Record summary: Solved structure of RNA (E-site tRNAAla(GGC)) with a sequence from Escherichia coli, 76 nucleotides shown. It holds a match to the Rfam family "tRNA". About the family: Transfer RNA (tRNA) molecules are approximately 80 nucleotides in length. The family's RNA type in Rfam is transfer RNA. The family has 954 seed sequences and 5,335,975 matches in Rfam 15.1. Method: X-ray crystallography, resolution 3.2 angstroms. The entry became public in 2020. Primary citation: Nguyen et al., Proc.Natl.Acad.Sci.USA (2020), "Disruption of evolutionarily correlated tRNA elements impairs accurate decoding". Entry title: Crystal structure of tRNA^ Ala(GGC) bound to cognate 70S A-site.
RNA sequence: GGGGCUAUAGCUCAGAAGGGAGAGCGCUUGCAUGCCAUGCAAGAGGUCAGCGGUUCGAUCCCGCUUAGCUCCACCA
Numbered sequence: 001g002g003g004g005c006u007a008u009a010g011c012u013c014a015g016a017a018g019g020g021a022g023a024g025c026g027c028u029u030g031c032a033u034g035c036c037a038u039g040c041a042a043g044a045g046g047u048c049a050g051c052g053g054u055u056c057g058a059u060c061c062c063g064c065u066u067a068g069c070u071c072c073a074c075c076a
Stems, first nucleotide, its partner, number of pairs: 001072002004069004012024001027043003049065005
Other pairs, nucleotide, nucleotide, family: 003070cWW009023tHH010026cWS011025cWW013023tWS016020cWH019056cWS021046tWS026044cWW030040cWW054058tWH
């Protein structure tokens, strides 16, 4: 230098060419038990990476930028 995939619960993270914005693991309350890894119930928890275009709505359709992950090739 070329191509691909991502960031959005505090980490892990997902998904339909869209109409919902979700799970297991983490913290707390109460309820168990002698104590328990927790083998129950409930709650806190996302400017949908940033800027914008199209349909009535905008993560999904698309364009550009920061950072990450690798893959290839080259290095006078």